An RNA with a sequence from Neurospora crassa: 47 nucleotides with solved positions.
The entry also models magnesium ions.
The entry is indexed under VS ribozyme, Three-way junction, Base triple, U-turn, Ribose zipper, GAAA tetraloop, CUUG tetraloop, RNA.
It was solved by solution-state NMR.
The depositors describe the entry as "NMR structure of the III-IV-V three-way junction from the VS ribozyme and identification of magnesium-binding sites using paramagnetic relaxation enhancement".
RNA sequence: GGACCUCCCGUCCUUGGACGGUCGAGCGAAAGCUUGUGAUUGGUCCG
Numbered sequence: 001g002g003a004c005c006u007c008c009c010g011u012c013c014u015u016g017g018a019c020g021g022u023c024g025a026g027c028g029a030a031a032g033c034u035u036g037u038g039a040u041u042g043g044u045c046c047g
Base pairs, nucleotide, nucleotide: 001046002045003044004043005042008021009020010019011018012017013016024035025034026033027032
C1' cells in the first nucleotide's frame, strides 16, 4: 500500500433515481500523539 464489506455527505424532481467525494499522512517494536475536508469509522485477506 491493494482487495471485500457496512456506514457517511450534495443537488434536482419526487421518494425512487441520475452524476460525484471521502475513510488519508509522519515517528515507531508496539501503541499511541498531532492532524486534513462541507462529508465517520471499523473488520477479514495479502508480495